Released in 2010, the model rests on solution NMR data. The RNA has 16 modelled nucleotides. Entry title: Solution structure of the E. coli tRNA-Arg1 (ICG) ASL containing the 2-thiocytidine modification. NMR data were recorded at pH 6.8 and 298 K.
C1' cells in the first nucleotide's frame, strides 16, 4: 500500500 | 458506532 472482516 | 480495530498477500 491493495482487497477484505468485524463492528 | 470509534472511522475506529485486525487481516493475508
Nucleotide at each position: 500500500c491493495u482487497c477484505g472482516g468485524c463492528u | 458506532c470509534g472511522a475506529a480495530c485486525c487481516g493475508a498477500g